The RNA with a sequence from Homo sapiens has 18 modelled nucleotides. Entry title: Crystal structure of (GCCU(G-LNA)CCUG)2 duplex. Taxonomically the source falls in Homo (Eukaryota, Metazoa, Amniota, Primates). Crystals were grown from: 10 mM magnesium acetate, sodium cacodylate and 1.3 M Li2SO4. The structure was determined by X-ray diffraction at 2.3 A resolution and released in 2016.
RNA sequence: GCCUGCCUG
RNA sequence: GCCUGCCUG
Repeated sequence: GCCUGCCUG
Repeated sequence: GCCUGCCUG
C1' cells in the first nucleotide's frame, strides 16, 4: 500500500 | 489507528 469490517481528527 | 489475510522498501 491492497483486502474485510470497525474507528479517528 | 484496530481487525483478517496478502504485499512493499